Shown are 771 nucleotides from a PDB entry: RNA (rRNA 28S, nucleotides 1848 to 2694) from Giardia lamblia ATCC 50803. Primary citation: Hiregange et al., Nucleic Acids Res. (2022), "Cryo-EM structure of the ancient eukaryotic ribosome from the human parasite Giardia lamblia". An Rfam search finds the family "Archaeal large subunit ribosomal RNA" in it. Gene Ontology terms of the family: ribosome and structural constituent of ribosome. A reference for the family is Cannone et al. (2002), "The comparative RNA web (CRW) site: an online database of comparative sequence and structure information for ribosomal, intron, and other RNAs", BMC Bioinformatics. The family is grouped with related families in Rfam's "LSU clan". Lineage of the source: Eukaryota > Metamonada > Diplomonadida > Hexamitidae > Giardia duodenalis. The entry also models magnesium and potassium ions. The sample was in a buffer at pH 7.5. The depositors describe the entry as "Cryo-EM structure of large subunit of Giardia lamblia ribosome at 2.7 A resolution". It was solved by cryo-electron microscopy to 2.75 A.

[PDB]
Context: one part of a larger RNA, bound to proteins that are not shown
RNA sequence: CCAGCCUCGGGAACGGGCGAGGGCCGGCCAGCGGGGCAAGAAGACCCUUUUGAGCUUGACUCCAGCCCGGGCCUGUGGGGCGGGG
RNA sequence: CCGCCCCGCUCACCCGGUCGCGCGGGGACCCGCCCGGGCGGGGAGUUCGGCUGGGGCGGCGCGCCUGCUACACCGGACCGCAGGCGUCCCACGGCGGGCUCAGCGAGGAC
RNA sequence: CCUCCCGCGGAGCAGAAGGGCACAAGCCCGCCCGACCCGCGCCCCCCGUGCCGGCGCGGGCCGCGAAAGCGGGGCCUACCGAUCCUUCGCCGCCCCGGCCGCGGGCGCGGAGGUGGCAGAAAAGUUACCACAGGGAUAACUGGCUUGUGGCCGCCGAGCGCCCGCAGCGACGCGGCUUUUUGAUCCUUCGAUGUCGGCUCUUCCUACCGUCCGCGCGCACCGGCGCGGAAGCGUCGGAUUGUUCACCCGUUCAAGGGAUCGUGAGCUGGGUUUAGACCGUCGUGAGAC
RNA sequence: GGUUAGUUUUACCCUACUGGCCCCGGGGCCAGAGCACGGCGGGCCAGUACG
RNA sequence: GAGGAACGCCCGCCGCGGGCGCCCAGCCCCGCGGUUGCCCGCCGGGGCAGGACCGCGCGCCCGGGCCCGGGGGCCUGGCGCUGCCGCCUCUAAAGCGCCACCCCCCCCUCCGGCCCCGCC
RNA sequence: GCCCGCGCCCCAGCCCCGUGCCCCCUGCCCGAGGCGGCCCCCGCCCGGGAGGACCACCCGGCGCGGCGCCCCUGUACGGCG
RNA sequence: AGGGC
RNA sequence: GCGUUCGCCCGGGGGGCGCGCC
RNA sequence: GCGGGCGCG
Numbered sequence: 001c002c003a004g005c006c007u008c009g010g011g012a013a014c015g016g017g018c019g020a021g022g023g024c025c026g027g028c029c030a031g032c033g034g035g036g037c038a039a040g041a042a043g044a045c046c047c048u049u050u051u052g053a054g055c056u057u058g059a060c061u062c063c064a065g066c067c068c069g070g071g072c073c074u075g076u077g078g079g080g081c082g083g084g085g
Numbered sequence: 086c087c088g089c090c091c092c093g094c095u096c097a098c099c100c101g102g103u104c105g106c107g108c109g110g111g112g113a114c115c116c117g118c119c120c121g122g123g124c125g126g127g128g129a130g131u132u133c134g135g136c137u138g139g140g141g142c143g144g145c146g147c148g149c150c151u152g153c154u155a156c157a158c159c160g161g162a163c164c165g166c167a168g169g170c171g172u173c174c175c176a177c178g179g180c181g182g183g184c185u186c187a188g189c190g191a192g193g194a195c
Numbered sequence: 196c197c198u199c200c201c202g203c204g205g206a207g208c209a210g211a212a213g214g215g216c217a218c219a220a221g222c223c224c225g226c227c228c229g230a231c232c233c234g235c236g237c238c239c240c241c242c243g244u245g246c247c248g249g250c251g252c253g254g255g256c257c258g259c260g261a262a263a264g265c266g267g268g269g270c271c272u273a274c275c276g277a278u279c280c281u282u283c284g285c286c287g288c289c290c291c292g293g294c295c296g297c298g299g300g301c302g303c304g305g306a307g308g309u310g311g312c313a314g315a316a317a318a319g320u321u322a323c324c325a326c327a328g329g330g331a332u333a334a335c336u337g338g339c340u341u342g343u344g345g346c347c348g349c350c351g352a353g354c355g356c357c358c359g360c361a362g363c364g365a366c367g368c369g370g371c372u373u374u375u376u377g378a379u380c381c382u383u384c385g386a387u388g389u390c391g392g393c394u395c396u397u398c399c400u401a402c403c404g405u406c407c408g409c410g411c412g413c414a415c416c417g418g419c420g421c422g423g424a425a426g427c428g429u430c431g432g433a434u435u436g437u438u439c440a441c442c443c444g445u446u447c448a449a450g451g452g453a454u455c456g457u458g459a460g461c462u463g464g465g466u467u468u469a470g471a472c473c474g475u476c477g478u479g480a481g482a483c
Numbered sequence: 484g485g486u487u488a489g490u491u492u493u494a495c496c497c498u499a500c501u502g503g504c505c506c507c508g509g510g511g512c513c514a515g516a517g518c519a520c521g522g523c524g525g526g527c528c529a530g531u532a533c534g
Numbered sequence: 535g536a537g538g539a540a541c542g543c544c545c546g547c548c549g550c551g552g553g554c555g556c557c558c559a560g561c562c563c564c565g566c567g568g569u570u571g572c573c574c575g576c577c578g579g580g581g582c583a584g585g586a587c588c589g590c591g592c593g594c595c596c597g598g599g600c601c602c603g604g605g606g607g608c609c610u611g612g613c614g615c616u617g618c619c620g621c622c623u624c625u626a627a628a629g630c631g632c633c634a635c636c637c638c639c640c641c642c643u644c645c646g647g648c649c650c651c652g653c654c
Numbered sequence: 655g656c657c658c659g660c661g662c663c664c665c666a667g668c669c670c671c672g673u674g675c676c677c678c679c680u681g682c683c684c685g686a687g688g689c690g691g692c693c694c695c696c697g698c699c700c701g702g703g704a705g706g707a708c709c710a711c712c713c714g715g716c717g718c719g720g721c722g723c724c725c726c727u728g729u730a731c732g733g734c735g
Numbered sequence: 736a737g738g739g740c
Numbered sequence: 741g742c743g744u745u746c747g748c749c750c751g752g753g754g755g756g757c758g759c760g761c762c
Numbered sequence: 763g764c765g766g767g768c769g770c771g
Stems, first nucleotide, its partner, number of pairs: 005022005026505006034498003038493002046329003051325002053321004059131005065124008075094009098111004134147001135145002143164001148170006171312001172209001173269002178227007186205001188201001190199004207216002210274001212272003229256001231255008244313001257266003280307005286302005337381001340377001342376001344372006353363002390464001391462003395456001396453005403428003406423006430444003434440001470487007508651005515644003520549008533537001550603005558597001560595001565590004570583005605639003612632004652696001655693001657691003697770002700714004717764007724756004732749005739742002
C1' cells in the first nucleotide's frame, strides 16, 4: 500500500496475509481504551563524514592599537666630552 | 675630520584668554609622515591523525626481523602465543700461516 | 696455576630466535684497508612498480699468500627514506646583438627527513547548539549462549550416646532453568514513549498455611522429612523515588511470568535539555 | 559526586471488549458457552486418652 | 510428673458472592418554617442575591443497616483383599475394595435451534 | 393445505455350533397401504410505566381536575384580651 | 397580657 | 395614643409524586 | 366533573 478474528510453527530470531489447526450471515448505535510495533518530527542520545558554528588558551599563522628609535617637516646662535688623523 | 650630549633666542609649528577693550604660555622640541624593533585571544582565519568485538581511557601487527599458530610445494586471518630492531666495532674488518675449544678423570710446595 | 690422557663441539662466533661451522666460520701471530673506482643484470616483497637487503658479472686499481686462490665489511635470516629546496665534489657546457672579469644556471653523484616509516605545516571545549547520514555502531525489548546467579540429582569420608542414609553429608562427578548479572551485535536511528508506584486481569509450580496419604532419634503437645495437590489465602503501618532492604503489629504472612504486563489509563518522586549553589579537578572555556 | 526550580499533546476510523437494535401467538425443552463457599474460632467430648 | 489432644454434632466470626428498605444512618425539585441586604409606599404577600443562607422532611436511591450460600460421580499419589509366573514369600501380573481444598456433573446465568397447543 | 423415500433378529470370538457368506441394475424400468421424513402458519403507530441514551421491554379505553384517608412542617391571616 | 413612654 | 413580644379561636394553616372512590 | 377504541401495512 491493500485489508481488517484467533493459536502455534517457521521466518530479518514478537505476522492480518505464508504452512497447520480453531472460529465467523450481513448491516448499525451508545460507550471504551487491549492491539493496529495508531498519529504528530528525514532521532536532539550515540557513532561516522577529510560538513559547521559559539566559546577558550601555553594550538598554528597573523592584524588593529599602543610603546620605543633614527630620518624629513626645520630656523638662528653659544658651548662640553670622546674618538680617528 | 667623525660621533655624541648640553642651553640660549624667535621666525616656523603648537596651545590658552578676549565681544582680539588696552593679554599670555611653550618652541626648533612636540605633533604628522616614512622606515625599523617590542608588546598584543582585544580581534581574524584555520587545524585539532588512524587502527579498534560501539566510541573513549589504554595499547601500537602503523616500517622491519626469528620461532610457533599453519593441517610435509608456495600462499594463508585476528587488539593470536614467546620475543626482537632505530644500535655496537679501524677492529670485534681482509688475507695467509699455525693451533684446538667446554669439560670429566688422574696427578702436583703453602 | 702447572702436567698427562680421552674429548662430534656438550665452548666460541657483538645484541632476539632459528639455522650453520673443527688441520674451521672459533683462538693466537704477521702484513694490510675489496668497509675502493667506472658500467650493467637478476632474487626476495610484487600490480611482477618503488624502497631496504642480497646475489651474479664486464673493465680499472690494489691487499695477503711460495702458489692455486680468496677479498665490494663484521657466517646466514632485521638494523631504514621520494619530488621541490639547501650543501658539497668532479669534468665540462649556457647566460640568446658581441667580447673580457666577477657572479648565476645546468648534465652526474653523495649528505641535511619525513618512525603516522609510498613521505599535510596544526591545541582544547560545548549541559547553548548543530548538518548529512548510519541499525555498516552503542544506551532500552526480544533472540542464541549460560560463565555468574538460582534450583535438582548421583557417590558415601564423616556427624548423629550407640547407629553412613530420622535428619544430615565433606572431597568429587552429572544435569536443568532463563525470574540475576555478563558475553554477543541478528532486528529497530524519515523515533516501538525510556524507572517505580497506583489501578486491573490472567497465567506458571520449583507448595509457605489449609486438604489426603506415608516416615521419624513421632508418648501427648509441638516440630521435622517425602509424595499427590495451584481451589481459597498470603494483610495493616514507620523511614526511603526506590525494586530491594529494615523494624512495629495482626488470623504470624511462598516464589515467579505476561514488550524487566500495564504513560492517547494516571501520577511525575527518580533519572534525563536549557537557571542556580557547593566540594574535588582544569591556566582556561569547562568536567564529575 | 551531592543539592534546589523545571509545559506529560491527539480517537469521530478498524478490530477487540461491554451493553443495545434490524416489527411476527401462548406455554415449554435443551445443544453449546459461563460458574462460587473457603478460612478462623467457641461449647460439649475433657483437664479426659497419653505421661 | 509438668502439661495436654481427637472423630462427631451444635453455635459464631472473617473474607468473598447474589439480592433488598421493615428498622437505623446519609441525601432532598421547588413542601413547611426561620433569617440578612436591597426592591415592590407601610402592613399582609412577594422579587432579586446564577437555589442568599440556616433547621426539619415525604415518594425514591443508598450503606454504616437487613436477608440468603449444607448436593452427587469417577479416580491420582497410596493403603488393603484374593493370587501367580518363583513348590516358599509377595497389594499386580489376570481379578476385587476403599480413596483427596484438586477434576467432571447438579443447582444457578445466557441460550442458536426445536417441541407441544391454539386459528387452519 | 403440500411434497418426498420404500430397507428391521439378536449375541458370542480360548465354541468359532459347523462358518471361511450375501449384496453387487437407483433405472439399467423401479413408482399401493402402513412405517419414517419435509414445507407452510401468526402487525404496528399511539399513551403510561415497576422499563429506559436512542431503541427495546412490561402493561393499556388513557389521563386531566376534585373529595376523603394518611403523612410532612409546627400552630395561618385576622379579630379580641 | 407587655418593659416602658 | 405608641410598643418588640405574649395568650386565646388553633396539633392550627399550608403542602403532597402514597392509598381509596368519583 | 371533563373525558378516553384513528390512520399504516